[PDB]
Context: bound to proteins that are not shown
DNA sequence: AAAAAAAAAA
RNA backbone atom coordinates (compact mmCIF):
# COMPACT_ATOMS: atom_id res chain seq x y z
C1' N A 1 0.00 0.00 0.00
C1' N A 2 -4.68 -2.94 -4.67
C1' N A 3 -8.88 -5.39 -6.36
C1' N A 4 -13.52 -9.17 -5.92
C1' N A 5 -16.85 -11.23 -3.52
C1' N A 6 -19.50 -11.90 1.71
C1' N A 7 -19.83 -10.16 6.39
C1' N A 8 -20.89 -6.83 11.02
C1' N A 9 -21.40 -2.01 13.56
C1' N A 10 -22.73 3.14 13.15
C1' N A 11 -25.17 7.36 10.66
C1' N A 12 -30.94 8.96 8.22
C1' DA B 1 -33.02 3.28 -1.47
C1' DA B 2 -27.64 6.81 -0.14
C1' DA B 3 -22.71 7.97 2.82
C1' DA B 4 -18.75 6.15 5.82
C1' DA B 5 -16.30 2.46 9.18
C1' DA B 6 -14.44 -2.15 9.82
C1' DA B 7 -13.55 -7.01 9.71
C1' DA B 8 -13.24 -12.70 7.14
C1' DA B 9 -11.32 -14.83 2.74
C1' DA B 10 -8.86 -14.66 -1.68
RNA sequence: UUUUUUUUUUUU

Solved structure of RNA (Template RNA) from Trichoplusia ni, together with DNA, 22 nucleotides shown. NCBI's taxonomy places the organism under Eukaryota, Ditrysia, Noctuidae, Plusiinae, Trichoplusia. The entry also contains LINE-1 retrotransposable element ORF2 protein, not shown here. Entry title: Structure of human LINE-1 ORF2p with endogenous dsDNA and RNA/cDNA hybrid. Method: cryo-electron microscopy, resolution 3.3 angstrom. The entry became public in 2025. The 2025 paper behind the entry is "Mechanism of DNA targeting by human LINE-1".